[PDB]
Keywords: CRISPR-Cas, RNA BINDING PROTEIN-DNA COMPLEX, RNA BINDING PROTEIN, RNA BINDING PROTEIN-DNA-RNA complex. This is an experimental structure of RNA from Sulfoacidibacillus thermotolerans, together with DNA, with 151 nucleotides shown. It was solved together with Transposase IS605 OrfB C-terminal domain-containing protein. The 2023 paper behind the entry is "An AsCas12f-based compact genome-editing tool derived by deep mutational scanning and structural analysis". It comes from the structure "Cryo-EM structure of the AsCas12f-YHAM-sgRNAS3-5v7-target DNA". It was solved by cryo-EM to 2.91 angstroms. Ions in the entry include zinc and magnesium. NCBI's taxonomy places the organism under Bacteria, Bacillati, Bacilli, Caryophanales, Sulfoacidibacillus.
Context: bound to proteins that are not shown
RNA sequence: UCGUCGGUUCAGCGACGAUAAGCCGAGAAGUGCCAAUAAAACUGUUAAGUGGUUUGGUAACGCUCGGUAAGGUCCGAAAGGAGAACCACUGAACGGAAAUUAGGUGCGCUUG
DNA sequence: CAAGCGCACCTAATTTCCTAAATTAGAA
DNA sequence: TTCTAATTTAG
Numbered sequence: 001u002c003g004u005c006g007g008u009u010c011a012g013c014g015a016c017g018a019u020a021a022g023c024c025g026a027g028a029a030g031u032g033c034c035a036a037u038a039a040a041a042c043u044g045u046u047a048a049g050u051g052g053u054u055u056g057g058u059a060a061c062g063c064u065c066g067g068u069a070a071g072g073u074c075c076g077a078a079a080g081g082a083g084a085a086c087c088a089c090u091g092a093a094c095g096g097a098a099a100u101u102a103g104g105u106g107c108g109c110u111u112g
Numbered sequence: 113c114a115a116g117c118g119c120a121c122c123t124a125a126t127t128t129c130c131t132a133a134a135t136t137a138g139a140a
Numbered sequence: 141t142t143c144t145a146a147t148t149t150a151g
Base pairs, nucleotide, nucleotide: 001018002017003016004015005014006013008093009092010091011090012089022068023067024066025065026064027063030061031060032058033057034056035055036054041050042049043048071087072086074081075080095130096129097128098127099126100125101124102123103122104121105120106119107118108117109116110115111114112113131150132149133148134147135146136145138143139142140141
C1' cells in the first nucleotide's frame, strides 16, 4: 500500500494475508497458422472473370472452463482439518433487479 | 499521439416491474 | 375426506 473476516454499502477499528498488478491445470467453440476442398451470388453468347465456401490438424492467443492466501476458538507437535460447531466491534446510510441506448476505456492488427 | 477495424469491459441515463384465480396431485 | 403445495393459464 492492496485485500480477507466481523448481517449489506461507505468509512474506522481488531486480527490476518500478500512478490496476488502473483502462481497453476485440463480442453478445443473463435481469431491466428498449416494441409486439403471450392458453395452461394454477380458480370458475361459461351468460354472466362470477380467472390470465398467446407473439412481436418496445431495450440500462440484480451482463447474456453477452472483451481490457488487471508479473524478468534478447537483437533492436529507442525503442516494441515468438514463452506463441520461456537464466538466476533464503532459511526453514517439502507429501493432494488433486468434490459436497452449512449459515451468512454483496454487489448490485438495496419497505417501516419 | 492520432485514425480505421475486431473483441470485451465499464459507467451514465432511462424505462418497466416488483400476477392472481382456478385446477390438480400428493400426503396425512 | 381435507387440504396444502404445485401446476396452468386468462386479463